This is an experimental structure of RNA, with 19 nucleotides shown. It was solved together with 50S ribosomal protein L7Ae. It comes from the structure "Crystal structure of Archeoglobus fulgidus L7Ae bound to its cognate UTR k-turn". Keywords: Gene regulation; RNA structure; kink-turn; X-ray crystallography, RNA. Crystals were grown from: 0.01 M Magnesium Acetate, 0.05 M MES pH 5.6, 2.5 M Ammonium Sulfate. Released in 2018, the model rests on X-ray crystallography data to a resolution of 3.09 angstroms. Huang et al. published it in RNA in 2019: "The role of RNA structure in translational regulation by L7Ae protein in archaea".
[PDB]
Context: bound to proteins that are not shown
RNA sequence: GCCGAUGAAUG
RNA sequence: CAUGAAGC
Numbered sequence: 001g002c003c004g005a006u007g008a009a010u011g
Numbered sequence: 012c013a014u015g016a017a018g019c
Stems, first nucleotide, its partner, number of pairs: 001019002010013002
């Protein structure tokens, strides 16, 4: 830098 | 359904 609680990784 | 801040 982009992305993410308007839900990441995961189970 | 569980978990809840990472991932790239």